[PDB]
Context: bound to proteins that are not shown
RNA sequence: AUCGAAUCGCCACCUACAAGACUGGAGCUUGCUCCCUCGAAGGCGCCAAGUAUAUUCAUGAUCACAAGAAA
Numbered sequence: 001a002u003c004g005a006a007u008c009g010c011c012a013c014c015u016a017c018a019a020g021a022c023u024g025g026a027g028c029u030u031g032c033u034c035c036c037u038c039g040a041a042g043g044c045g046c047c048a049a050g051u052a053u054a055u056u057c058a059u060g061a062u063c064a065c066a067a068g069a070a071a
Base pairs, nucleotide, nucleotide: 008068009044010043011042024035025034026033027032028031036039
């Protein structure tokens, strides 16, 4: 420094474990009843740092690798 690149989801909530004849908790009557957070959800991101009164965008002229590059 050639170099112009194909890639297009980020995270200090996922990024621990285990079980599947079993994992929310419990009672006898052992398959039913009752309780809880109701047993089927990683969070976030997808155009105002936030759901409301806003605010540049053009002439890149109907498609063309997205002409873009730190979420």
Source information:
Shown are 71 nucleotides from a PDB entry: RNA (srRNA3) from Leishmania donovani. The sample was in a buffer at pH 7.6. Released in 2017, the model rests on cryo-electron microscopy data to a resolution of 2.9 angstrom. Primary citation: Zhang et al., Nat Commun (2016), "Structures and stabilization of kinetoplastid-specific split rRNAs revealed by comparing leishmanial and human ribosomes".